[PDB]
Context: one part of a larger RNA, bound to proteins that are not shown
RNA sequence: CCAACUGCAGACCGUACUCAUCACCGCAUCAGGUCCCCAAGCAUAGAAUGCUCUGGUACAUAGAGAAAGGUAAACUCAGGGAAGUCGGCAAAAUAGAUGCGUAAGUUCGCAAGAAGCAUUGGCUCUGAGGGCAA
RNA sequence: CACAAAUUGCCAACUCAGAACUGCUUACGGCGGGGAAUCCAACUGUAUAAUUAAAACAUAGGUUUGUGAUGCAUCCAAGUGGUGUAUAUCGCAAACUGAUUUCUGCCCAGUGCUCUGAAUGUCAACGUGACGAGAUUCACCGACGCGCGGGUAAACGGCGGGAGUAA
RNA sequence: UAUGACUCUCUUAAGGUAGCCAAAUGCCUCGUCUUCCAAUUAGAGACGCGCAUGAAUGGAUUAAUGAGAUUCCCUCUGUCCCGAGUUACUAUCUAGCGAAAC
RNA sequence: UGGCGUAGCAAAGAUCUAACGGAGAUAUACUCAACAUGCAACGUUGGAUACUGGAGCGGGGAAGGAUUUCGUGCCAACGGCACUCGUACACGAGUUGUUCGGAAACUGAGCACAACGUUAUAUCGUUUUGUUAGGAAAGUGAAG
RNA sequence: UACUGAAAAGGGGCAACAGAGAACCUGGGAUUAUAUUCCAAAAAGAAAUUGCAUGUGGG
Numbered sequence: 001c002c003a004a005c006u007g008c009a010g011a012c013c014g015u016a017c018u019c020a021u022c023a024c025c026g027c028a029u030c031a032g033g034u035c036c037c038c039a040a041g042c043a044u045a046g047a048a049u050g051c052u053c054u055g056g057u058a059c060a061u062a063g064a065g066a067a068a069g070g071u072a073a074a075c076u077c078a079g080g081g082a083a084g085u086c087g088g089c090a091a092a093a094u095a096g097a098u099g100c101g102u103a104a105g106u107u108c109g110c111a112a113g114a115a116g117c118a119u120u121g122g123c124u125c126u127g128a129g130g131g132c133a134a
Numbered sequence: 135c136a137c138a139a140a141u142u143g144c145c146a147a148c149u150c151a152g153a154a155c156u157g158c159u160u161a162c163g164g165c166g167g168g169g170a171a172u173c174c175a176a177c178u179g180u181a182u183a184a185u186u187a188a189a190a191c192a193u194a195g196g197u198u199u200g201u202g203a204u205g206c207a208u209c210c211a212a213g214u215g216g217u218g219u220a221u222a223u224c225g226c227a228a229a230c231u232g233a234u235u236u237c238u239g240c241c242c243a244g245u246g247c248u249c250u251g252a253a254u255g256u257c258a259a260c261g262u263g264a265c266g267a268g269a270u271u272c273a274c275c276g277a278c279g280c281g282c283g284g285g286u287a288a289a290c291g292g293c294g295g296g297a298g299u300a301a
Numbered sequence: 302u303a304u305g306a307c308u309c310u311c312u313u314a315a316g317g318u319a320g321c322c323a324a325a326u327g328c329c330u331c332g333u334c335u336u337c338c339a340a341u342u343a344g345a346g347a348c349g350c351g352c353a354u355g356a357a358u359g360g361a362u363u364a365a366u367g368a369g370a371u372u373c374c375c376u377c378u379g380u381c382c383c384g385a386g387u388u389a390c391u392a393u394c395u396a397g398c399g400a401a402a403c
Numbered sequence: 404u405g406g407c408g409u410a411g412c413a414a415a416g417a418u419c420u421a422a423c424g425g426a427g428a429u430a431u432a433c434u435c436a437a438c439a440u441g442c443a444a445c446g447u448u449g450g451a452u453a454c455u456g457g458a459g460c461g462g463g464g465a466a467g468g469a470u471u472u473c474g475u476g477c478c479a480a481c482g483g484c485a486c487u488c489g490u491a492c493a494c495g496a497g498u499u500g501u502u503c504g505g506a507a508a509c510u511g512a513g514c515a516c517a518a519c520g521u522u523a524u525a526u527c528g529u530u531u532u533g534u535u536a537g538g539a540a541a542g543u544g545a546a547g
Numbered sequence: 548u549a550c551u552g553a554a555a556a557g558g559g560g561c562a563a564c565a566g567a568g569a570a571c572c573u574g575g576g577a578u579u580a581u582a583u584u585c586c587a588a589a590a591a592g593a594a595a596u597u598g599c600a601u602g603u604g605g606g
Stems, first nucleotide, its partner, number of pairs: 001605002006600005012505003017468002024033002035464004040052004055455004061396003069391004074387004079382002083380001088377001096120005105110001107233001121156002124153006130145002133142002167375007174367002179191002195231007206218002209215001235361003239293003244290002246286004255280002261274004296310001298308001320354001321351001332348005397412002403405001418451007472496005481489002501595002509566001513561002516558001518529003572592002574586002
Other pairs, nucleotide, nucleotide, family: 003603cWW004602cWW005601cWW011506cWW015500tWH016469tHS016471cWH017023tWS019466tHS020034tWH020466tWW021414tWW022490tHS026030tWS044046tHS044048tHS046048cHS052456tHS053457tWH054456tHS054459tWW068392tHS078383cWW081378tHS081380tHS082088tHS082089cWW082378tWH084380cSS085087tHS092377cSS094166tHS095165cWS101115tHS102114tHS103112tHH104111tHS106109tWS107109cHS107363cHS123154cWW132143cWH174189cSS176364tWS176365tWS177193tHS194232tHS196288tWS203221tWW205219tWW208216cWS211525tWW212521cSS212527tWS231357cSS233363tHS234362cWW237356tWS238357cWH241314cSS242289tWH250282cWH251281cWW257277tHS259276tHS260275cWW265270cWW266268tHS266269tHS287290cHS292315tSS294295cSS294312cWS297309cWW299307cWH300305tHS301304tWH305306cHS305307tWS313315tHS317318cHS317355tWS318356tWH319355tHS319360tWS323330cWH327329tWS337343tWW338340tHS341343cHS352353cWS356359cSS379383cWS390413cSS399408tHS399410tHS400409tWH401407tHH402406tHS408409cHS417452tWS425427tHS425487cWS430441cHS431440tWS432440cWW470497tWS470498tWW480491cWS496580tWS500583cSS501570tWS510563tWH512562tHS515530tWS516530tHS517535tWS517540cWS521525tWH533557tWS535540tWH544552tWH547549tWW563566tHS570595cSS571593cWW577582tHS578580tHS587588cHS
């Protein structure tokens, strides 16, 4: 001088709870606003949409109950089919997937899901599409 | 140089295609209506928070202007102060028009902008000479600019007053 | 006949050129012709005597695009002829609570 | 103070039942067995029925808030109806770090003390294009 | 033994609780309420890391 072993020591501040259809802003426990992480099963293209185990909730003043007239993230309607109206406003309507098929125009990229025709359930079967061991 | 291990066994995961039989009351959710034309703007975008989303603004593309750093544009009350500039014309600053295609005519008179001299057309302070006792007064000189000449419309803009004739 | 290729005059800085149109620009004006309907002051195509169209104050044209402005057709329907029936929450009656405007 | 016990307290689907608790009952003058003379409403546990539906009325954090957290009581006011209940009111409690976050101890878009300059006036300007200031801004190991 | 005096242009500082940086993990019958923070010698226990001193081996 160099590991490694052993002995002793290892200071300061933060740490409760909330993060929201009641803890923050909106005069309020206001259907408004407010960044980040974890994220289950079935249908299905699926973080769409519907329903469900774990965890959460039954809190938003209630009861009785056929008036008229309203509001609706509520429905139908013979025959006709825009005659309504400033105006097809509103509503109806089309619809997934697969095969066939597709005009004018065009900056050649498109137009195009142009337009249009057909099939699709359930059950019991058949064929095709692979791996590694000698 | 050995070529039908061109075969034996074991096993997974789902999709597509074809057939027979059988049925419909056309039956969850979710999910484009279509065609022929005119006007405007090329297109995606932005934008009047609380009555306007558009044909408005932007855009790529086109054109013009200033400028070689002792610069051009320009902030600041001021300084050895500040920005485009960590830059250097294929850059930076100031305008107009608004993709592509095809084009963009005539006019500089006006108003702007810009360029040249007559040294004495005109003028200011300063400067020079004379008069007066002096305050003064007179005269001479005196730069940009204006006036005069050019240039320029993808500068602002304009494109009649019109008439009458004839197959 | 029309009309004006044709001529004459007045006159500017210069005298609207190529294009385009009753156009988001045309007073007259519901312009005139054709088409669309039984019927069209609307739509489209033409014409141009353009009150007052026109060339980066940009003119003409344009495929694709648009919660832009307009007209027609097919489908569809309670928009209408002409209304009827049904649901949920109100209104209505009760318990508790309990304002405003004026 | 009239309007007036009026307008209304209608988004987010929804509760039912028994036992226990509580002053909150089964609360009566004659007459009368019971109905026709004490209604309405509440907390807890069990059971039933539904909802949220993993971009959740799930479980943790930043900003903001600051005791709202926990237990025992209480029910005057407040929780636009109600309460035996409460983020209300009273009393008593609770936050533990060598290693988690920060600081000690980085640099960024940036700021501006010193210095110098300017201004009647510093309460103004410059201060990262490697860098303050006409500008002498270094205080150390090592040897001895 | 403090003292003393050669080199090293460009003064001092702030600005990130999502950038850089950063040595610890599970179990608990351990709360009314805190926990990668509490638990006692069988520390329920097992580690990593910084400073300064012992001694064992090597320079």